An RNA structure (rRNA alpha, nucleotides 458 to 1534) from Leishmania donovani, in which 957 nucleotides are resolved. It holds a match to the Rfam family "Eukaryotic large subunit ribosomal RNA". Rfam links the family to the GO terms structural constituent of ribosome and ribosome. The literature on the family includes a 2001 paper in Science by Yusupov et al., "Crystal structure of the ribosome at 5.5 A resolution". Taxonomically the source falls in Leishmania donovani species complex (Eukaryota, Trypanosomatidae, Leishmaniinae, Leishmania). The entry has 42 different proteins, among them Ribosomal protein L35Ae family protein, ribosomal protein eL41 and 60S ribosomal protein L37. The sample was in a buffer at pH 7.6. The entry is indexed under Leishmania, ribosome, aminoglycoside, paromomycin, RIBOSOME-ANTIBIOTIC complex. Shalev-Benami et al. published it in Nat Commun in 2017: "Atomic resolution snapshot of Leishmania ribosome inhibition by the aminoglycoside paromomycin". Released in 2017, the model rests on cryo-EM data to a resolution of 2.5 angstrom. The PDB entry is titled "Cryo-EM structure of of the large subunit of Leishmania ribosome bound to paromomycin". The entry also models magnesium ions.
[PDB]
Context: one part of a larger RNA, bound to proteins that are not shown
RNA sequence: AAAGACAAUGGAAGUACCUCCAUUUCAACGGCCAGAACCAGCCCUACUGCAUUAUCCUGUCGGGGGUCAAAAUCCGGCGGGCAA
RNA sequence: GAAGUGCAAGAA
RNA sequence: GGGUCUUGGUGAAAUGAGCGGAGUAUUUGAGCUGUGCACGGCG
RNA sequence: CGCACGCAC
RNA sequence: UCUUCUCCGUGAUGCUCCAUGUUGGCGAUG
RNA sequence: AAAUGGGGUGCCCCCACCCGUCUUGAAACACGGACCAAGGAGUCAAACAGACGCGCAAGGGAGGAGAUAUGGUUGCCAGUACUU
RNA sequence: UCUCGUACUGAAAGGGAGAUGCAAAAUGCAUCUGUGGUGUGCACACGUCA
RNA sequence: UUUGCCCAACACCGACCGGCCCUCCGUGGGUUGCGUUGGAGUGUGCCUGUUUGGACCCGAAAGGUGGUGAACUAUGCCUGAACAAGGUGAAGCCCGGGGAAACCCAGGUGGAGGCCUGUAGCGAUGCUGACGUGCAAAUCGCUCGUAUGAUUUGGGUAUCGGAGCGAAAGACUCAUCGAACCACCUAGUAGCUGGUUCACAUCGAAGUUUCCCUCAGGAUAGCUGGUGCUAGUAGAAGUAUUGUGCGGUAAAGCAAAUGAUUAGAGGCAUUGG
RNA sequence: GACCUAUUCUCAAACUUUAAAUGUGCAAACAAACCG
RNA sequence: GCCUUAGCCAACUGCAAGGCCGGAAAGAAAAGAAUUAGAGGCACCAAGUGGGCCUUCUUCGGUAAGCGGAGCAGGCGAUGCGGAAUGAACCGCUUAGGGAUAUGUGGCGUCAAAACUUAUGGGCUCAUUCUCGAUACGU
RNA sequence: AAAGGGUGUUGGUGGAU
RNA sequence: AUCCACCGGCCCCGAAAAUGGAUGACGCUUAAGCCCAAUUAGUGAUUGCCCAUUAUUCCUUUGGUAAGGGCGGAAACAAA
RNA sequence: GGAGAAAGUGUAGCCCUUCCGAUGUAGAUGUGGCCUGGAGGUUAGGACGAAGCUUAUGGCGUGAGCCUAAGAUGGACCGGCCUCUAGUGCAGAUCUUGGU
Ligand code: PAR
Numbered sequence: 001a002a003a004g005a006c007a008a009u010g011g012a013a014g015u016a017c018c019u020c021c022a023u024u025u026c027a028a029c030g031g032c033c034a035g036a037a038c039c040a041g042c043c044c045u046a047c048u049g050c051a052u053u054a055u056c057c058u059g060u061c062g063g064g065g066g067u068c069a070a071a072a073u074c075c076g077g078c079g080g081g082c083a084a
Numbered sequence: 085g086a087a088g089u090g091c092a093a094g095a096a
Numbered sequence: 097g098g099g100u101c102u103u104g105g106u107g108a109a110a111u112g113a114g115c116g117g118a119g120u121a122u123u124u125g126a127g128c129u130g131u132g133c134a135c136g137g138c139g
Numbered sequence: 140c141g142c143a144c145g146c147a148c
Numbered sequence: 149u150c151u152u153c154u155c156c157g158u159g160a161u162g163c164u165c166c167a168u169g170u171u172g173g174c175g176a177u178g
Numbered sequence: 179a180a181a182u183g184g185g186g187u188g189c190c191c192c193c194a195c196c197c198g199u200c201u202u203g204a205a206a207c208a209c210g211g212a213c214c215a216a217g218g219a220g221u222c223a224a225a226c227a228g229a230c231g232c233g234c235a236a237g238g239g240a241g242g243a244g245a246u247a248u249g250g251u252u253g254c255c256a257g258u259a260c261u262u
Numbered sequence: 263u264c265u266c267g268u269a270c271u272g273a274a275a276g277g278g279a280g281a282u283g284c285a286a287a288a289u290g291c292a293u294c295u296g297u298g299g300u301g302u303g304c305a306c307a308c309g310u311c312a
Numbered sequence: 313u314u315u316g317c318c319c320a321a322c323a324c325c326g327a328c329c330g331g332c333c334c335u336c337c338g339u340g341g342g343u344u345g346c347g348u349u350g351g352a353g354u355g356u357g358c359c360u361g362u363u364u365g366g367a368c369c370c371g372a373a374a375g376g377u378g379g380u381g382a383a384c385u386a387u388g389c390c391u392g393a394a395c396a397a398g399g400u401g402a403a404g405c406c407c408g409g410g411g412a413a414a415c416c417c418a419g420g421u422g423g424a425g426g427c428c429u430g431u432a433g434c435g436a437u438g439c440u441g442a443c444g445u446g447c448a449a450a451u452c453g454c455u456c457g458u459a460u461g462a463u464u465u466g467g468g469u470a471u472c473g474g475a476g477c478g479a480a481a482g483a484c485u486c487a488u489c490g491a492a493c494c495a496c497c498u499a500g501u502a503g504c505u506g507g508u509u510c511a512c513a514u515c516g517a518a519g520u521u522u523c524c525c526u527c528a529g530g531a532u533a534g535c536u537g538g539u540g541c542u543a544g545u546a547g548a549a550g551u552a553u554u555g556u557g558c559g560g561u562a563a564a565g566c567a568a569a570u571g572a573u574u575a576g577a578g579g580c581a582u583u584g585g
Numbered sequence: 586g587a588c589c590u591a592u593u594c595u596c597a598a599a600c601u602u603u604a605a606a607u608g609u610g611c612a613a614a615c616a617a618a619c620c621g
Numbered sequence: 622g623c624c625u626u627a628g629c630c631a632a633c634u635g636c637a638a639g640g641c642c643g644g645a646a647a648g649a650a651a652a653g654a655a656u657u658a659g660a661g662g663c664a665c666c667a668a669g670u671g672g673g674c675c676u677u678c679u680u681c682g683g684u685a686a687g688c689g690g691a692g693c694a695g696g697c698g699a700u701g702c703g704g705a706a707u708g709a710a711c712c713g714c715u716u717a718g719g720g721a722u723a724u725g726u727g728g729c730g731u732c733a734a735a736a737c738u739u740a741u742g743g744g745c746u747c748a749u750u751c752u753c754g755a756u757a758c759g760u
Numbered sequence: 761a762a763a764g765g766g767u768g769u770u771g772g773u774g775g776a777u
Numbered sequence: 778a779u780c781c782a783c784c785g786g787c788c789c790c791g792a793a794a795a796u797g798g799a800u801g802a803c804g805c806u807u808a809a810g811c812c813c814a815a816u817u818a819g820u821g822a823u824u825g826c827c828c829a830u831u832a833u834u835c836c837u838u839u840g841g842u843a844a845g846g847g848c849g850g851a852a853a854c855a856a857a
Numbered sequence: 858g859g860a861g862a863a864a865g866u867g868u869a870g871c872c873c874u875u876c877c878g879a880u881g882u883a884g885a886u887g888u889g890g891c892c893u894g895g896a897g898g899u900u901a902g903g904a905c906g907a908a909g910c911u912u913a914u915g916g917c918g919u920g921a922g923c924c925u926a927a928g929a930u931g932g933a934c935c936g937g938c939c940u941c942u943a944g945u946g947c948a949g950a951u952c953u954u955g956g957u
Base pairs, nucleotide, nucleotide: 010193011192014189015188016187017186018185019184021183022182023181024180025179026178029175030174032173033172034171035170037106038105039104040103041100042099043098044097049091050090052087053086056081057080058079060077061076062075063074115157116156117155118154119153125150126149131147132146133145135141163861164860165859196211197210198209199208212957213956214955215954216953217952222365223364224363225362226361227360228359230357231356232355233354234353237266238265239264242262243261244260247258270277271276280294281293282292283291284290298325299324300323301322302321306316307315309313326349327348328347329345330344331343332342333341334340368507369506371504375497376496377495378494379493380492386471387470388469389468390467391466392465393464394463395461397429398428399427400425404421405420406419408417409416410415433458434457435456438454439453441452442451473489475485476484510890511888512887513886514885515884520533522531523530524529534670535669536667537666538665539664540663541662542661548657549656551655553613554612555611556610557609558608563603564601565600570597571596575592577590578589579588619644620643621642623640624639625638626637628636629635673697674696675695676694678692679691681689682688702713703712704711717837718836719835720834721833722832723831727827728826729825730803731802732801736816742813743812744811745810754805764790765789766788768787769786770785771784772783773782774781775780776779777778838879839878840877841876843875844874845873846872847871848865891946893943894942895941896940897939898938899937900936902934909930910928911927912926915924916923917922
Other pairs, nucleotide, nucleotide, family: 012191cWW013190cWW025175tSS026027cHS026175tSS036169cWW045096tWW048049cHS051089cWH056083tHS064073tHS065072tHS066070tSS067069tHS070071cHS087089cWS107110cHS108162tWS109162tWS110112tHS112158tWH117156cWW119120cWS121153tWS123152cWW124151cWW134142tWW159160cSS185913cSS201203tHS202709tWS204208tWH218947tWS218950tHS219507tSS219947tWH220508cWS221367tWS229358cWW235352tWS236267tWS236351tHS236353tWS237353tSS238354tSS240263tWW245259cWW246259cWW247248cHS248257cWW250255tWW251253tHS251254tHS269278tSS271330tSS272274tHS272275tHS276330tWS279347tWS285287tWS296350tWS301616cSS303320tHS305317tWW308314cWW335338tWS339627tWS370505cWW372501tWH373500tWW374498tWW381473tWH382385tWS382471tWH382476tWS383486tWS386477tSS396430tHS401423tSS401424tHS402423tHS403422tHS407418cWW411413tHS411414tHS432459tHS437455cWW443448cWS446448tHS447451cWS472475cSS473492tHS477483cWW478481tWS506950cSS516883tHS517882tWH518670tSS518699tHH519698tHS521532cWW526529tWS537885tSS542543tHS544545cHS546660cHS547662cWS559607cWW560561cHS560604tWS561605tWH562604tWS565568cHS566597tWH568601cWS569600cWS572595cWW573594cWS574593cWW576591cWW582587tWS614648tSS614649tHS615648tHS618645cWW630633tWH633635tHS646649cWS652654tHS660842tWH668884cSS669883cSS674710tWS677693cWH680690cWS683685tHS683686tHS697709cSS700716cWW700880cWW701715tWS701830tSS703725tWS708759tWH711757cWS713725cSS724829tWH728735tSS734827cSS738809cWH739815cWW746808tWW748806tWW755804cWW762792tHH763791tHS800803cWH804809tWS808810tHS881882cHS890921tWS901935cWW903933tWS904933tWS906931tWS906932tWS906933tHS907932tHS907934tSS908931tHS914925cWW918920tHS948949cHS
C1' cells in the first nucleotide's frame, strides 16, 4: 500500500494514490488544457424523375345472389376511360 | 404521396 | 442539413459551378414542330 | 394509313 | 412558352523539411 | 509551482488453460520441470564440389629448400623482402 | 624443378582433331585476314512506322 | 520495326580425331568417347553441402588386454580348543528256574547309539509378528530344527576368473557372480531416447513415387530456399468457346448374346416316370 | 417337365445391344502454315 | 517459278526431302465468337520431409465402430480471429501497428452488444417426478 | 431412438344419407 | 346436418440404469416454442440493428521483379 | 524566417512523390542487425573516482539491446568506430559443481 473467498502470474483499457524520474512552461508569453469559428477532404442522411398499368377503373341492361324488403360478393353484353 | 412495379443521373 | 477527439489546415504557392475578376446572357432539357429516312399496321 | 414525335440537318 | 448562371484567371525564379489564427482556464520562479 | 509523460502499488469492467517435448492431435489422468549463481552442446583438420570475393591467364601456382637485409637483434624477427 | 591445365581416345600394342577453293589422289594440290553451315538470338549501322 | 552483322546461348547438322565394325569397296553406311570445331585454366579468401576422424552434446547391455583378490564365503589339509541336566536302556557278565538233550525262562549288572527330551553352541519353521527414510543396505521378538556327531570353532596353509570350489541352490568366490574386482583399449558403437544459448526481416513445405535383409533408417524424384542466367508478354494458362478424336461408369435391358430366375399359355406326336 | 414356339415375374462387381453427366487428346496464322 | 538428292514411280512435268526466289498476310472478319493482378525459356546449389490425420462426394472389407483400406478435391498438421455455450478438422473469414464506417457466419427476454420483450404479420402447439419444445454438422 | 398406436387438436382427399 | 374409408402438421404413448444435472443457465406457454413471412407497415416504394485480425477508406511501419522525380547550390540574405 | 540537399544495395535510411504485399511449423536466406573474450589500427576517458554491483533512473530502438542519472557503492583501470580472430549469447539435457 492494500486486500474477502475467483491459487497465482498474464493482456487490454481507464482510474485512484504515489514518484531522490524526464521534458516543457511561466506574462503585453507557452512546447499545457478546453471552447467555438472557418477552409479543404472524406463519410452520413434530406429533396425525384423517366417509363409501366387492362386479369384494371367507371357506366348502365342482363343472370345471379341474399334479404324484412336490396345494396354487395359473382358472371356476362358494348359505351367510355387517367384508380393518377 | 395513384401503385409498396422496373430504372433512377434530384450539383445541400 | 449533420459528422470529422471519423483526416489536414489557419492561408508558408487556397487551381474552385466553391476564391477571384468580367457580364446579362450561355446552350442543357421540357413543350410545339417542319422534311426525308427508319419503325408500326394494310394487300 | 398511322407514327406514341426515333435518326439526319 | 417553361427551366438553366456563362466565361476566362494566377509554374514551382519553391530540390526537401519545419515554422503564422481566435476565446477562456492554468502557470509570476515555486 | 503548474503541465504533459514515464515509473510504482491497488481497483473496476473485459480478455486470458502450463511451459518445454515427441505426436495425426497435449491444458492433459503422457514425459522433463522446487530456487539461484557459475559452467554447459555443429568444433578443428583432410579430400572434392558449387556460389561469391581477389590476383594472373594458355598459362597458373607452389612446396621443400636456399640466399642475405640478418654473419643483425633480449625483443620486435617463427614476420617481411628475394630466388629455383 | 614439381604439379594442375592448354587433347583426347583405346583393354592394350598404339594412334592423335583448322578453314576455304580446285578437286576426287589407299598421307591430292594450292591459298592463310579467319565465325564449318542453317533456324532462333543483346548491343550497334543504314531506312521505315506509331 | 524492314534489313545487315549477329556477341553469349540454344536447336538441327556437317567435318575431323581415337576405338569398334558394316559394305555393293565409294564424294558409302552404323555408331562410341568423360572427343575437337580461335582455348579457360589456375592460385587463394569465404560460406554452404557430402565424406572421414571423439565429429553437435550426453547415454548402453557388451568385447578385448593386463594385473589384484579365498580377512566375506565355497572346499581340502596341518595344529589346537569346545559340547549343562534328564530319558531310553544294545552286546558281554553274575545268580536263580524249566529240560533227557537241544536249548528256553526270569531278576540284576553293564552303558551301546550319525537314539530321544532339553542348556550353551550351530542353524532359521511359523507369526506371511515388530521394524520397513530401521538399531540394522536383512535386524528384533516369541515359536521352532539340531545339540556325541557326515558336530561346532581359532590360528596356520592350499585351490581362482571362461577360472576356483560346490551333500548341487547356477549356489559361493570381501555388501559385486548365469562369468569377480582394478586400470586400460574407451570420449567403444547407437538407423534409438533426451538436450541444443540473440533479435528482426524476406520466402516457406512433407508424410507421396521408385529401389534397399527395406517396414522407427536411408538413397531417389517431388514439394522448398538460395544463386542466378536469358532478347520484359516470347515456347503462357488446374478456365471457357468452336472444330475434331477417345471412352463403357450411372442409367437402361433381359420382350437382344452369355449367367441367373418365377409362372401360366399349347405345339402333338418330340418323349419319359 | 422334359422337348419346341411365343410371352412373362425378377436380376448381374467379374453380363451386355445402347449409353450419359463429369472427364480426356489435338488444332485454332509471326522459327508456322498459304500461293507460284 | 528455281537449285539439289546414289529418295519413290515405267518416266517426269508427278511424289518425298532440304534449301533458294517472289507473292499475299480480316496478324485473324462477321455469326454470343474468349479471358487473364498472362514477362516466356534455361541452369546451378542445397535443406526439411518420406508416422499423417479430418471432411462433402464415389467407394472396399466389416454386424458394427470415434474400424480398416482406396478415388477427386478441400482442410488441420503449420493458424490464429469472428460464430456454433464448450470442441485440431464444422460455419464465416483467412492474419503488419492502429482508427472510422459497413458487413459476413450467428444473433436481438436476462446473463450478453442488439426488437427499452418490434409489427399497425399469418397459423399451429399444452407436455404431472432425467420434468413439451428449441442454433445444422451432432450420436 | 424405431416399428407401431391415440374418440388430443388442426388441415386435406375420395365416397355416401 | 349425420356417418365411412384414407393422408398430412404439431402433441401424447411406445420410451428402463447406476455422484446431483442440464435447449449453455434462469426461465418462457398474448412464447422467449414450431413452420412461414416482414422492417416500422394496404402510407404513398431503397438499407430495423448487433457484433470480426474480413471489406472500403484514412494514418504509421516494413519489404518490393517496385515505378517516377530532384541532386551544375537560381538570385538574394552579418550580428545586436 | 531556420536548417538540410550524399549519383545513393544495406545507416539516425541522399531527399520527395506514388503503388502493391505483409500471419506461419520443419526449413532456407538476408541484415552500415544486436551482444562477449582477444588481436591490428584510429579516436578518446579515469583518484574531481575505471571495471564491477544496485534500480518506482528515465530516455529510445519494432526488437536483440544501447545510453544517461542517482548509490549516503566501489577503489584502478577502460570506452567508441573500422578491420581480424574464437573455448563468443541458456530456461529446461532424471544436465555438472556450489549454495539456498
Ligand atoms: C492514453 O493516455 C494512453 N493510455 C496513452 O498511452 C497515450 O499517451 C495516449 O492516450 C494516446 O497516445 C489522460 N487524461 C489522457 C491521455 N491521453 C491518456 C491517459 O490515460 C490519461 O491520463 C492513461 C491512463 O491514466 C494510464 O496512465 C494509461 O494511460 C492507461 O493504461 C497510467 C499512469 N501512467 C499510471 O497510473 C500508471 O503508469 C498506469 O498508467 C499503468 N497502467